[PDB]
Context: bound to proteins that are not shown
RNA sequence: GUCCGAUCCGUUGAGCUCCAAGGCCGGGCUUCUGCAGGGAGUGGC
RNA sequence: GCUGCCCCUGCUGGGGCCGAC
RNA sequence: GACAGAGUGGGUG
RNA sequence: CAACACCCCGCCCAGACCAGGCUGGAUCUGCGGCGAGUGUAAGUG
RNA sequence: CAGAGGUUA
Numbered sequence: 001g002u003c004c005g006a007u008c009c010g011u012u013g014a015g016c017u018c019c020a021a022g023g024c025c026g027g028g029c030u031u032c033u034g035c036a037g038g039g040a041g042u043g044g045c
Numbered sequence: 046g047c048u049g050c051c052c053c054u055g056c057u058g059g060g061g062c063c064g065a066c
Numbered sequence: 067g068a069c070a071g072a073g074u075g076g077g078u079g
Numbered sequence: 080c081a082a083c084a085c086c087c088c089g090c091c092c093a094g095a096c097c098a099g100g101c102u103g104g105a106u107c108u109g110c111g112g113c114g115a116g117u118g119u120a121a122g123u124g
Numbered sequence: 125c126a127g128a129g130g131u132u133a
Stems, first nucleotide, its partner, number of pairs: 001132001003130002007126001009124003015117004023113004027063006034056006041050005069109004075087005088103001089101003
C1' cells in the first nucleotide's frame, strides 16, 4: 500500500412533516370595454 | 309585452400603480 | 419567486 | 308565477342529533413560500 | 474525512 470494520466527518440547521378535527400568505387601488341583476326619469312600438 | 340613454351593485377581459429580499 | 386544474349548481314550498 | 325561506352540495367562530353562523364569480384541490416540529436524510467521497 | 483493530502484499 490492499480488503473487512461499528462508529465519524463533508455534502447538510440536511432530509421529513405541517391543518386535517382547528397554522399563515399567494392581495389591494384606480381606468376602458363586453356582461349580468335591479331602479327609474324616459323615449321610440 | 319589442326596444337605445341613465343610475346602483357585482364579473371576465385588456391599461397603469403599490405589495414577497 | 407576486400561481394554477375543477366548479361556479340541483331540489321543496 | 314570482319574491323569499328551507333542503342537498361547500366552510366552521357552532354543534350529541338538531339548532347557530358564513358562503355561491364564493370556493375546492394542489403547488410555491413563510413560520414551526425534529435534529443533520439517502446516495456518495 | 477519520476509524479501534484484524487481513493481505
Molecule: LSU rRNA chain 13; LSU rRNA chain 12
Organism: Euglena gracilis